[PDB]
Shown are 222 nucleotides from a PDB entry: RNA (Env38-Golld RNA, nucleotides 3 to 224) from uncultured Caudovirales phage. It comes from the structure "Composite map of Env38-Golld RNA". The sample was in a buffer at pH 7.5.

Context: one part of a larger RNA
RNA sequence: AUGGCCGCCUAUGGUCGUCAAAUAAACUACGAAAGUAGGAUAAAGUGGAAUAGUAAGGUUUAGCUAUUCUGCGGUUUCAUCUUGUAAAGAUGGAGCUUGAGUAGGCAAGUGAGAUAUCAAUUUUUCUUAGUAUGUGAGGGUAACACUUUAGCAGAGGAGAAAAGUUGACUGGGUCUUUGCAGAGAUUCAGUUGAGUUCGGAAGAGCAAUAAGAAUAACUCAU
Repeated sequence: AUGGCCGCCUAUGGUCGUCAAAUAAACUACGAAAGUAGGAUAAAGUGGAAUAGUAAGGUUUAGCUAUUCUGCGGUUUCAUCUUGUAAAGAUGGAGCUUGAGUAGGCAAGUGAGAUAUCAAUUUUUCUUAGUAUGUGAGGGUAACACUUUAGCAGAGGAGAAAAGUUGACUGGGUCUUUGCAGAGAUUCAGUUGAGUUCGGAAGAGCAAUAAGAAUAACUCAU
């Protein structure tokens, strides 16, 4: 030089050498032991204490860092024991709990947010229409009743569109640690009842799965 590893690509440097980090214990050689001199090799973390210091003028507390211990995992190794002799397994005991940066790039990944649609239902407006109908001057035809005009007021129902409002609110606890107040996340409780079940009913039962997607081509933030 090349190769392995640090998420990918590249540069750089950092490690090792193709079972591809080191460093402890292991393992040797002494030693009665403490240890002394050598010495190769592994690895995921999550929690707790207890100091020592902290900024700080004292004091209080919280944090922040370091160190030690420890549960439990992980890993290595010794000892013993069976099974099996290797294959291992079990039970103690010990060690460690740690390393790969600095740029520039990398996100159809994910997370939060937007934005639809759907089923109801209220209101407004438009059409069917100045339609039905009401009130109906004045006229005709009668003889003293039988037409019902212009005008004025003017719809329900059905159809349709748009605007809405609903399709859940409230409380408690956790978690996001740094305490303290806001958001979300989750969970538990309650409330309200649109809907369905029995009902002519008024009442009574079950009642919040009482719909809902997708997003590369929307936002941001990782």

Lineage of the source: Viruses > Heunggongvirae > Peduoviridae > Maltschvirus > Maltschvirus maltsch.